[PDB]
Context: one part of a larger RNA
Parts: sequence; structure tokens; C1' cells
RNA sequence: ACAAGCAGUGGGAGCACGCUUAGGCGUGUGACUGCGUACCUUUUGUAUAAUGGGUCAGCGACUUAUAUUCUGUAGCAAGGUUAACCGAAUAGGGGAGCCGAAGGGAAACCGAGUCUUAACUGGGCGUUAAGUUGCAGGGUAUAGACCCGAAACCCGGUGAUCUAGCCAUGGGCAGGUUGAAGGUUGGGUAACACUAACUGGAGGACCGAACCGACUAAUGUUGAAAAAUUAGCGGAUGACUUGUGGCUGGGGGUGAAAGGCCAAUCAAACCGGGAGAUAGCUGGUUCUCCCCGAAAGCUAUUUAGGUAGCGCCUCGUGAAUUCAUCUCCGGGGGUAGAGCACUGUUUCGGCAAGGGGGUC
RNA sequence: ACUUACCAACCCGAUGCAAACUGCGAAUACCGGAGAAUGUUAUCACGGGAGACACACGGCGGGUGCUAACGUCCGUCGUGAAGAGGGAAACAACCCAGACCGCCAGCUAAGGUCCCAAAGUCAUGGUUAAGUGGGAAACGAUGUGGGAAGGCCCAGACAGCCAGGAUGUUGGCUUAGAAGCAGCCAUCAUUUAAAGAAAGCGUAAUAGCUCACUGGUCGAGUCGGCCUGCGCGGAAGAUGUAACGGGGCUAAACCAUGCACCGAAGCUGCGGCAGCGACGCUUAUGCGUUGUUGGGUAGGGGAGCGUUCUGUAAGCCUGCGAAGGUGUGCUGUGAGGCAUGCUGGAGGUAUCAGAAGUGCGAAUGCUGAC
Repeated sequence: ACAAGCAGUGGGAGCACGCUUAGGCGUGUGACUGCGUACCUUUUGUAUAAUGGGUCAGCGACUUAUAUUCUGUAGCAAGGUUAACCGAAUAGGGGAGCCGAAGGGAAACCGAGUCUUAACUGGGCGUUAAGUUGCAGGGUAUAGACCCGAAACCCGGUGAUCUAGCCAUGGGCAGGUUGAAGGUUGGGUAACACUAACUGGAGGACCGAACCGACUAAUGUUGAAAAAUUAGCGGAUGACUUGUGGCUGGGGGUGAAAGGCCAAUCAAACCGGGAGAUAGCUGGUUCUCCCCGAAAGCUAUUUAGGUAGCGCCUCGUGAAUUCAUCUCCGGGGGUAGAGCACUGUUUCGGCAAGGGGGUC
Repeated sequence: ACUUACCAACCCGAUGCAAACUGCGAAUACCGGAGAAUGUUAUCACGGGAGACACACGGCGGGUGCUAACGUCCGUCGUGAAGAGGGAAACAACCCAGACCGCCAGCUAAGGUCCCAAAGUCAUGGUUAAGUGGGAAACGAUGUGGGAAGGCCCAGACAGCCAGGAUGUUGGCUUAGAAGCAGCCAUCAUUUAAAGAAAGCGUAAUAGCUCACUGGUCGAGUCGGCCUGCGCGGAAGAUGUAACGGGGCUAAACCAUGCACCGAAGCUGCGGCAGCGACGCUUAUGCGUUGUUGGGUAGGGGAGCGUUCUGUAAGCCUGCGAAGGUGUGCUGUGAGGCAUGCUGGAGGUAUCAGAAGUGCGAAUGCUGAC
């Protein structure tokens, strides 16, 4: 065990149990019922059938040093402070220096002025404001600089026990066919040429095991096997095959040439190092509360998914009846609409200039 | 030489069109000057730190496209982004409305009130018969409601029924014949209550039958256009009713009017917390009070919790039981804190300061276990 979905939440019966001076309370369970499509990331926007996580535990990402600027705070103050170093040494000494108290000019130079110019009625930058050294913090700079991650580049080594080619030295190829050159004999033969038997045993020759290959199919594909098995298939005296040892090394080798092979790795092997290469690209970035709160635009960019200035956010300081809404007042429009004087376009009619097939 | 079926500029009259036409010309918007009221300076300048420079949909004004696209490109506003709540069945961008916390209180917005499902089977007067409502066009139709007219009508309308149907004429071409009825031609007038070189299928050709036309009969309306409300046809799609969310509804549909009620995290009520302002120069400041604010991503600012380690600490706690582990109770706005049972069997550490290998769920993260 007649009930449908992020499985909880709000309501809630029943049951069990505990109460404690019936006390209608607590705890466990949760029939039934309202509402209700996980989290992270990335996005204009995700229940999304977009990414990430099988679960747990542990570890795992804004640091450190030195410079520089700003804020807070402390000391001293027109001054502040030392560095190395000395020193039983966080003291004291050390003022070499550094910053500040004066700026202007490219500079000489001048100096609360100076530059500009021949010279400024002038104009630019300055002249009334206190800095400096610590400590803490926010940015920036140089460093791996928030963490993890390339493909790759360079340097020095290790590899020809696999494979490619070569070198030296050994071995292997059951069985059965075909019958080249040459030779002999008999014909032919003036003589040759030519032909018939016998002999002979040539061949990247023939059929076919071992051996070496790998054309087809099925199976297997978390396999018996990181390429094999089964049934067929090719070569099988050769440019054949095989044992042992040797040689050729990475922009190099070797290659009957496929970018093939060089230890299951090859359009540049493997190992260590430069090294935390770089990554304007993805991913991730861990405790809590309070206040405010964007942008996805402009401009430029070998720029377009990056970045810089500005716009927009935040914090701090200072300052004007600064700013907004409405009423009143002073303004410029040339859009909507409308119109056809103009620029074009459009239909009908009238008057018909002036031409022409006819009107000669 | 004429002139001119025709052509004919310019001009004149009349009618339209335009982003790149303007003899006209708004509403808005924008700039500036005054005046109150209101707003926590909402404004500007300088300095510290940023993020962002992929936008989306909707309304309005447009380019582009097909006034096609959940298309594309601008302007402007709104919302989402970074915004929960209620409504639109479900539905970031639409409608209503901006969540500090608590309440088993009240009033409302959009939208709703027959049942699912909170509230009217509400009231009054109409419309619809199509399940229209709840998918759609040109166009089609004696569907049906309302309104303003018009034609003919008891000198007899409309419909039905009864009676009547004319000489020429086949003018004529064509045609054997076609003759008003295949069709061409002149597209005439006479006698009448009325009849046309005629309306007609038809017909091997005229001619049938019959209408328009005119009387009789029967006794009241009748005919077809216009302006409108709501409906009907036009209307075919693929897993399964599948074009109201469903049930169902003839109102529980639509239109008008009115009064109630439901309905949100909006507003009010009660209690609580916090931020920022001004007032009592109060106060080494908490308030008497006092207004007002408190959604939030990137991001900025402010204030804290806890962990390890150093001093304070040769102190303090601890075998009468430390850390750690596992329960329970209490407590703060949160990170947390305090106490205690059991386990554990030896360390732990207040306070105020100091320093960080200081907090993990994610990185196809790393190791182990399962």
C1' cells in the first nucleotide's frame, strides 16, 4: 500500500511519551490542507534540457618586500627626522643626507615676484593656508603579485633492448611442378638456317606447408588482447626471411617516400632545467551586521567580449535663498499640422503663343 | 498658301502629393529672470576608492525590414537588469505596488465576488441564441434591436386568384427558313380598361406558354434604400478534449447605472530595532522629545564575531576531571556566547593589547575514506 512533482513551509487531527500541586504544556511522529520548479556560475534573461559538484573529512586563492600618494592617529613644529655606522646594543651617539619654509623662466638670471614683449592698460604661473617623522589603513609602482590552467620557445643531458637504414657473423625455406641456355644424336644441310628426340636444370618462374606478410568478413570494442581471434587471403630461391652483436641522435637520424619510423609518445622524441614562460581567455575566490548604491553611454584605440578620459556610484571637505517642482515674465525656433508663392511632382478645363502629317 | 479631326509653350481657373519643398505654424521641450511653498543640500567645486563601456522588453517619435520577426538601428520615458508582494491560469521587461522586524487586527489598489477559490446566484433597464462570449479578412445573407426619412395606400395598396391579350411586321441585311425570342436594323406611330418591330427558357423556322402592362375579386398596411447595437457564414493540421485555467453558465455573456463586499509585504493600528536630521548649549549625553528613512547586483563606506600564536601569565582554571567528542537548556540583531549531563584522561586560559598560513560547497580543485 486510491496516491502524482525541489520533498519544504503555514495550518493541523490522531497516536506515543514525559509532565506537575486535574492545569488543556514539552518532545517524537505528521493523516489531511494553502503556498511552493535546488545551489553555484554565466548572462538581456536560467526550474531550465546551459556550466560545476557522487558524498564526507582534511587542505585549497588578494600575500610579502621596497618605493610613492592620500586618510586616520601620535610626537614635535618653521622646523621635522636621521641612514650606514659606533655602542653590554630596543638607550645614547651619528644630522652625511632627505622633506618643508619661494617662486617665475627653456636658460642665463631675477626674486614676492617673475616670465612674456620694444613696452604692457595687460596676460600666464606665483605671493594670505604648516610642515615633518612614526604607527595603522586605502590606492599605485617594481617584483610570479589573488589562485589554478595552455598549445609552445630555449638550454644541457638520456635513448636505435621497439622501429627505419646500414655493417659484420651464423641459421631457415616440407613436398610437388614447369623445362631456358648449353650438350649429344638423327634429319635438314654444297654449307647454313631450321626442325625432332635424348640430355641438361635456368627463373625477383609455377602450386603449396614451415616461415614472413595483412586483402575481405564476422566477432570482440569497460575485449582473452591499449590492433587480437576465427574462416578465407598474398609471398614463399628471393629486391626473401631470421638469431647475435655493432653504427647512425632531435631541426638531427633513417626513410622502395606515408610526414612514415626513431622504446604503446613524432609537422620536430624523452628527461631535467630557464619556469611560478605568457594567457586582454575560462573557472574559482571561504565569517556577520549596518548605510548608500551604479553602468551596459560618449570619445579614442591593429580597437570592437580589452583599455583610457569623461558620464553614472561611493566616502571626505568646503561653499552661495546653489538645485528641483509650480505660477508669472523675457526668449529663439521651423517639428506636428497645414499650405502650394518657391524647388519638384500631379489631374482636368479654358485661352491658346508658335510648329507640323492635311489645311497644298 | 492656308491654317489646324490632331500637336501647341507660357499664362489663367480648378484638385492632390513631398525626409532632403515653405509666402504659414503649434503643443511640448529648452535657455534666462522673478515669487512663494516644499524637499535631511536634493546643487556645485576639490580630493580618496570604484564598478561599468554585451543590455532586455514595454509606451511614444522614427530609419531599416514586409509599419514581418521575442528582428535591427537611434531619440525619450518606464520597468527588468539590481525588485520581493497582488493581478494577467502558468508568464524577468505588462497592470497595481517599492519587503527594517513581529501580530491568528483593520482599510484599500490592480483585479475580482456560481463551484474549484476569499467576496453579489446583488439591484434596475436593455441586448445576444451564436456557448457569440472564449481566435481572424475581403465579401455574402428577408438573423435580430434601435433611430431619422421616403414611395404607394378604404378614389381599395402589397401578395394570391379570375378575365384580357391587338392590324400591320419577315421594315430591312443575313437566313431555304432566323421572323421581337442565335443575332444585326429604324432603337416610329395608330384603335384602347391595357399590350412593346417585345422580356423569356424553348423552337428541325414562323406560331406555342407567359410576363411588363390593364380591369375584377379579396380588405390594411405594404415596398426598399439610409444611419446604427449585437450576432451568422466565410473558418482545414498533425500525441489528447486542447482558441473561457477547469467545472459548468442562456447568465455565471455583453452594454449602462448604483450600492456593497473580497483583494498586496500598499496604507492604518499595536510592539520592537537601527540610520540620518534638526531642538532643550542640553551635556564628560542619554533623552524629554522630535520628524524622517531602512529592496538591492557591480561597487564604496561603517561596525563586529570567531580561530591559531606573543605579552599581561612563576597569574588564573584544572585528576573534586583540561582540550577534544556528543547531547540538553538558556541567551544576543547576526557572525556567536554561557551553563551543564555523558564521553574523554591532561592540559586550558580571563581581561586589555599585538601578529596572522584567520573562516570553503562549488575551481571537470588536491589527498584519504565511503
Keywords: E. coli ribosome, streptogramin A, antibiotics, RIBOSOME-ANTIBIOTIC complex. Solved structure of RNA (23S ribosomal RNA, nucleotides 526 to 1261) from Escherichia coli, 730 nucleotides shown. NCBI's taxonomy places the organism under Bacteria, Gammaproteobacteria, Enterobacterales, Enterobacteriaceae, Escherichia. Among the 8 different proteins in the entry, which are not shown, are 50S ribosomal protein L13, 50S ribosomal protein L34 and 50S ribosomal protein L4. It was solved by electron microscopy to 1.91 angstroms. An Rfam search finds the family "Bacterial large subunit ribosomal RNA" in it.